[PDB]
This is an experimental structure of RNA (mtSSU-3, nucleotides 13 to 391; mtLSU-8, nucleotides 35 to 350; mtSSU-4, nucleotides 2 to 209) from Polytomella magna, with 892 nucleotides shown. It comes from the structure "Structure of the mitochondrial ribosome from Polytomella magna with tRNAs bound to the A and P sites". The reconstruction used 76,000 particles. The source organism's lineage runs through Eukaryota, Chlorophyta, core chlorophytes, Chlamydomonadaceae and Polytomella. Method: cryo-EM, resolution 3.2 angstrom. The entry became public in 2023. Among the 104 different proteins in the entry, which are not shown, are uL6m, bL21m and uL23m. Rfam match: Bacterial large subunit ribosomal RNA.
Context: one part of a larger RNA, bound to proteins that are not shown
RNA sequence: GAGCUCCGGCUAAUUGUGUGCCAGCAGCCGCGGGAAUACACAAGGGGCCAGUUUAAGGUUAAAACAAGGCAACGGUGUUUAAAAACUGGAAAUGCGCCUAAAAUAGCUUAAUGCGUUGGAGUAAGGGUUAAAUCUGUAAAAACCUUGCAGAAAGCCUUAAAGUAAAAGCAGCUAUUCAUGCCCAUAAAACAGUCUAUAAACGAGAGCUGCGGUAGCAAAACGGAUUAGAUACCCGUGUAGUCCCAGCCGUAAAUUAUUUAUUAAAUUAAAGCGCCUAGCGAUAUUGCCUAUGGCACUAAACUAGGGAAUCUGACAGCAUUAAACUGACGCGGUGGAGCAUACUUCUUAAUUUGAUAAUACGCAAAAACAUUACCACGAU
RNA sequence: GAUAACAGGCUUAUUCGCUCACAGAGUUUUAUCGACGAGCGCGGUUGGCACCUCGAUGUUGGAUCACCGCUUCCUGUAGCUGCAAACGGUUAUAAGGGUUAGACUGUUCGUCUGAUAAUGCGGUACGUGAUCUGAGUUCAAAGCGUCGUAAGACAGUUUGGUUUCUAUCUUUGUUAGCAUAAGUAUUACGGCGUUGUGUACAGUACGAAAGGAUUGUUGCACAAUUAACCAAUAGUUUAAAGAGCAACGUUAAUAAACCGGAAAACUUUUAACUGCACUGUGCAGUUGCAGGCAAAGCAAUGUUCAGCUAAAAAAA
RNA sequence: AAACCACGGUAUUGCAUGGCUGAUAUAUAAUCCAUACAAAGGAUAUAACCAAGUAGCAUGGUCUUAUAUUGUGGGCUGGCGGUGUGCUACAAGUAACAAAAAGUACAACCGGAUUAAUUACUGAAAUCAUAAAUAUAAAGAGGGAAUCGCUAGUAAUCUUUAUUAUAACAUAAAGGUGAAC
RNA sequence: CAGUUUAGUGUGCACA
Numbered sequence: 001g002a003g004c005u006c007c008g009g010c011u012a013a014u015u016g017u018g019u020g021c022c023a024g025c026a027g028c029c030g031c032g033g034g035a036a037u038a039c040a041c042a043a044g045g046g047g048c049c050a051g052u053u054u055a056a057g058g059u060u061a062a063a064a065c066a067a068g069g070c071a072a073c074g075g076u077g078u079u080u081a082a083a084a085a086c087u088g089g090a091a092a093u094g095c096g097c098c099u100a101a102a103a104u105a106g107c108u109u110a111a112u113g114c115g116u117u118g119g120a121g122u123a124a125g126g127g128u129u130a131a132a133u134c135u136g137u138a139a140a141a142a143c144c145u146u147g148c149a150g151a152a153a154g155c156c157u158u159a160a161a162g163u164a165a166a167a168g169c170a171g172c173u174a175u176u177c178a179u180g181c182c183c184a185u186a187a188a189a190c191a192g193u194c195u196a197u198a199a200a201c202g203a204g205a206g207c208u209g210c211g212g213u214a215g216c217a218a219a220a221c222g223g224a225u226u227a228g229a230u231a232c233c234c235g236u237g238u239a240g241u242c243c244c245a246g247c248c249g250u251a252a253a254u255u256a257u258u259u260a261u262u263a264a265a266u267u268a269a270a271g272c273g274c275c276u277a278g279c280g281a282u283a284u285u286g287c288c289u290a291u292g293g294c295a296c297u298a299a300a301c302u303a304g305g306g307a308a309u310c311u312g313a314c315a316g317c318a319u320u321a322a323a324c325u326g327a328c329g330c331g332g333u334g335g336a337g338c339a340u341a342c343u344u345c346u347u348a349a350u351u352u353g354a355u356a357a358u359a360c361g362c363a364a365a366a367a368c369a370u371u372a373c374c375a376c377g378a379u
Numbered sequence: 380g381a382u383a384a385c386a387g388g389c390u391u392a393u394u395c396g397c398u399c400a401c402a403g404a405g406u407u408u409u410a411u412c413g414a415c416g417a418g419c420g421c422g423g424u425u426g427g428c429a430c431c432u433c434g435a436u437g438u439u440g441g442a443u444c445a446c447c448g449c450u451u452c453c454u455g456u457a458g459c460u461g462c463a464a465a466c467g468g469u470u471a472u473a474a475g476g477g478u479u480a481g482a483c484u485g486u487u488c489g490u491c492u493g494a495u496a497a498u499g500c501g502g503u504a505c506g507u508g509a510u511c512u513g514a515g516u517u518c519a520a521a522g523c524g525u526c527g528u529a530a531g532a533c534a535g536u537u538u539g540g541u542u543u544c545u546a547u548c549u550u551u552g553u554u555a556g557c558a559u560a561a562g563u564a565u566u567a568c569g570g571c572g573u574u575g576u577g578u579a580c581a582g583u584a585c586g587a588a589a590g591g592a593u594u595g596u597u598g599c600a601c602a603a604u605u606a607a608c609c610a611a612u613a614g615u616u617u618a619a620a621g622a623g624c625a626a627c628g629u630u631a632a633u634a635a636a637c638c639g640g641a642a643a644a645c646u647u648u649u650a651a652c653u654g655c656a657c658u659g660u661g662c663a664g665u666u667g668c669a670g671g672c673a674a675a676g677c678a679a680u681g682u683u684c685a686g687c688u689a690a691a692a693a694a695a
Numbered sequence: 696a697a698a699c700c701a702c703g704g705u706a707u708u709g710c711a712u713g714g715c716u717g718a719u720a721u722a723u724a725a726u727c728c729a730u731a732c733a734a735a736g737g738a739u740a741u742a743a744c745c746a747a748g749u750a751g752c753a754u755g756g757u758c759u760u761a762u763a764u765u766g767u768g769g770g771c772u773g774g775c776g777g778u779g780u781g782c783u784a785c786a787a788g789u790a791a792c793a794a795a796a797a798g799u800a801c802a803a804c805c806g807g808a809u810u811a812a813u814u815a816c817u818g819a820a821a822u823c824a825u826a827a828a829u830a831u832a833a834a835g836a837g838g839g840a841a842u843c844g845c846u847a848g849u850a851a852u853c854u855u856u857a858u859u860a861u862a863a864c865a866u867a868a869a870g871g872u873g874a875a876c
Numbered sequence: 877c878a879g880u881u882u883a884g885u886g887u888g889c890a891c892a
Base pairs, nucleotide, nucleotide: 001049003048004047005046006045007044008029009028010027014043015042016041017040018039024031025030068275069274070273075272077201078200079199080198085193086192092185093184094183096181097180099178102176103175104174105173106172107171108153109152112149113148114147118144119143124135125134206247207246208245209244211242215241216240220236221235222234223233257270258269259268260267277302278301285295286294287293288292311892312891314888315887317886318885319884320883321882322881323880324879329845330844331843332842333841336783337782338781339780340779342777343776345773352363353362373769374768375767376766377765378764379763386432387430388428389427390426392425395420396419397418398417399416403412404411438515439514440512441511442510444506446502447501448500449499452477453476454475455472456471457470458469459468460467479493480492481491482490483489520538521537522536523535524533525532526531560647561646562645563644568639569638570637574602575601576600577599578598579597580595585590604632605631606630607629608628612626614624615623667687668686670684671682672681673680703759704758706757707756708755712753713752714749715748716747717745722741723740724739726738727737728736785838791799792798805835810830811829814826815825851872852871853870854869855868856867857866858865859863
Other pairs, nucleotide, nucleotide, family: 001002cSS002049tWS006013tWS012046cSS019022cWS019036tWH021033cSS022032tHS023032tHS030038tWS035755tWS063276tWS064276tWW072306cSS076273tWS078165cSS083195tHS084194cWW089091tWS098179cWW100159tHH100160tWS109110cHS110151tWW111150cWW116146cWW117145cWW120142cWW122139tWS122140tWH123136tSS123139tHS124140tWS126133tHS127132tHS128130tHS130224tWS132223cSS132234tWS133222cSS150214tSS158170tWW160169tWH162168cWH163164cHS166201tWS195196cHS195197tHS202249tWS202253cWS203250tWH205248tWS217239tHS218238tWH219237tHS225229tWS226228tHS229231cHS256271cWW261266cWW279300tWW280299tHS281297tWH283296tHS313889cWW325326cHS325327cHS326877cWW328846cWW329875cSS334839tHS334840tHS335784cWW336834cSS344775cWW346350tWW348374cSS349769tSS351750tWS354359cSS366369tHS366370cWS367860tWH371770tWS371771cWW372770tWW380384cWH383433tWH385436cWW391392cHS391422tWS393422cWW393424cWW394421cWW400415tHS402413tHS405410tHS422424cHS423450tWW429430cHS436504tWS437542tWS443507cWW445503cWW449474tHS451453cHS451473tWW453496cSS463585cSS463589tWW464584cWS477496tWS477497tWS478498tSS478499cWH484488tHS495497tHS507510tHS513542tHS519540tHS527529tHS527530tHS560651tSS564643tHS566641cWW567640cWW571636tWW572634tHS582583cHS582591tHS583592tWH584591tHS586589tHS609626tWH611628cWS616620tWH626628tHS648650cWS655667tSS657661cWH660669tWW661663cHS664665cHS665688cWS675679cWS696697cHS697700tWS709713cWH714751tHS718744tHS729735tWS781864cSS785803tHS785835tSS788801tWW790800cWW806834tHS807833tHS809831cWW812828cWW813827cWW816824cWW817821tWH817860cSS818820tHS821861cWS847875tHH848849cHS848873tWS849874tWH850873tHS863865cHS
């Protein structure tokens, strides 16, 4: 003394009336559906005070040099590596043998397939939860024989214990070459870690050309299943899988790299790459034998988004014990007539409630009263 | 042309116009709009007929140049009005002059743009190819879609695709010769057609305001049309230029004015009659001249030469 | 009908509540029935998720002099469809009638619904209550998909009592006859 | 044979 603002919690400060998910409030969690300390108003109270309360900027509430993560999600496919940074290290040779290493060239066949040969023989073969399509009786499958062809490598065989740098790697023999083992040697001065940048290698699928094509099998075409089956199942079956020469460079393409310690681990350092809530582009631009790969950003929208563990419930989840008996037997209901309740419907009223199991011969024996309902009256 | 397509002819249902009808809208008015129904007219719309042409009457639109009707778009005249003024509406009368430049489309038509006093309609073989055009349509090539077994068809669409003629008669524009001598020629006859916009007289009449005139043998500027013109301006020719011809330049017209041929009368004559290189003009016929020549303006001035076309009594 | 008055309300919210109840149901028991001359089987009690149910009664909020209290008649039973729980039957004569001609009738004369006339009973009042009797003598010949109860004195079938003016096929209770596996 | 009830144990779990 005088205004502004607030009183559910964070946060100091409550009662009444009105409203009834309407009107509205709101920094966050959130209030309002007939009993609102959260909306509007009245009273009471808290804070600050000639000021007070929104909105908008700088900084703080450790973004991490002092001082964060890659163990919720992030270490990139692997290796080579004359910038930079950090910083000494244990290498090379010879006789012999070995190798799931790579490249190159010869060789072996168990099984399987067929518009395969000959003999013998006659109804099926094949497949499913159950069937059918399909292959045969005009001579199949099965059995004994003949020919041709492709792919793959039983036992050994086990991890990989080779670690091949990673991708990966075992039928036999040989060549080329690179490793690994023993035994015996060698160096007076040299050799490192990591990678900004750059390069090489690189499953399966896919693309171009050449050769091959048994088995398997996208796509495709039929037979089933099903409410539908455009899938799962069955029968055929082309690319592909295979060889040689090119292209593509992508994977849930291993555990981050190095030093010391260590069974591991842990501890402390050296050089890097990547992450900063989620959500959302075929953006624009550059490079690449590639209708694709690699490099990056963005408005709108939101207050939540992950991991480990425990309890509960559940599984067309499994297992153990006891009891039970599903299965079975006998007689009923659903069909007929009647009793009784409920419901649709109707009426001036057909009073009210009970509605899956756990309402419906329920509450509960209506001529009258009961009686709560209707018409016309009364106080 | 015994029989169709284009044009002509007949017909007038249809189309279009007028009159009667005055119902109904407007709401005193038949100002204006307008009907059922009936009659008459037109020959320009859609039709009907098969009369002329198949020993051939060239298609649509446009270019160029036209004659006519009035059922009047503008420029006129006179009434009515639901006409104050302005801007309008409607009827009667009037055909002299005018009736624009572009984008799309083969177009007629149609839509639109900037200006304009206004951007009228119809007939003329739907005027006009022995004057021009050929974009469309309507031959032979080819494509697509649809139809057909096919040859093929479209009546759908798309690209391409030859346009002849020396004028005898009639019509029309000019000119010469011949036929009754020449000149001046009233009158008559024939041709032509006297246009349009803006502005000033006035912010005046009228009107509350706003808005905004009438009138003129009117004044002024401009446009179109018509008639000429060449001093100047622009263009054009090298056996060159102050040449000639031209408009993009200059002058004039809004009228009983202007132009053409015949001819009365009058006048003159011994009744007249080629020609200058003469396919520009002779308004030039003998000191005539667009030649030549010069000191010059260059079709002018000057001039003794060239060509046509030569002149005189002596003396007094 | 109540006097320094405690008005009433079968008005509303069972999602504001108390009380009471449905809803798991084995196992156990100093409990009950029965037992006394040899046995078997039952009853009762035993802490709930379900915002499950609640105009008996009591209660907070809201509403209402009177949304109170009363008279006569009418309605709750209503010309139609669906369907739950029961009773009475029929296939099957092991039925039906009955006082045994050691029987009678019939061959579903098994079944007993519906309607007409009549009488009695209760009650103040009986068309819309009940019972008896005479006539009438209907459906039903064992029942689709599907579905319920029970496992021995049990199912099935028969009689009787109670709650209780007249009015049980309801409910509750007692006792017979007695399987199948 | 298989089911049921009760109790126990094991595995999974984006369900509360």